[PDB]
RNA sequence: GGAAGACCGGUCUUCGGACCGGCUUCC
Numbered sequence: 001g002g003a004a005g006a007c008c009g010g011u012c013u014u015c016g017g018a019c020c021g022g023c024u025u026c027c
Base pairs, nucleotide, nucleotide: 001027002026003025004024005023007022008021009020010019011018012017
Other pairs, nucleotide, nucleotide, family: 006023tWS013016tWS
C1' cells in the first nucleotide's frame, strides 16, 4: 500500500457489465 473473501444490500445503465460499504485473512 492493495486485493481477495463465509457472505448480504445497492448506484449507473443501452440491461449486458463495473463497482461501493459491513466484517476477516494474506504480501